[PDB]
The RNA has 25 modelled nucleotides.
RNA sequence: GGCAGUGUGAGUACCUUCACACGUC
Ligand code: MIX
Numbered sequence: 001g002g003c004a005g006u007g008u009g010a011g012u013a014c015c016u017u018c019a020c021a022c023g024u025c
Base pairs, nucleotide, nucleotide: 001025002024003023005022006021007020008019009018010017
Other pairs, nucleotide, nucleotide, family: 004024tHS
C1' cells in the first nucleotide's frame, strides 16, 4: 500500500436516518 464484506448503536425508535470496527496479501 489493494481490499473482503458487513455487522452494530441512538431515536422518531431497530424498519425511514448517520457513522464506526475487524481480518487481511
Ligand atoms: O493487520 C490487520 C489489519 N487490520 C485493519 C483494521 N480493520 C479494518 C479496517 C478497514 C478492516 C478489517 O479488519 C477487516 C477484517 O478484519 C475482516 C474483513 C474486512 O472486510 C475488513 C475490512 O474491510 C477492514 C477495513 N475495511 C477496508 C476494506 N473495505 C472494503 C469495502 O469497500

NMR data were recorded at pH 6 and 277 K. Sample source: Synthetic RNA. The PDB entry is titled "Structural basis for stabilization of the tau pre-mRNA splicing regulatory element by Novantrone (Mitoxantrone)". The 2009 paper behind the entry is "Structural basis for stabilization of the tau pre-mRNA splicing regulatory element by novantrone (mitoxantrone)".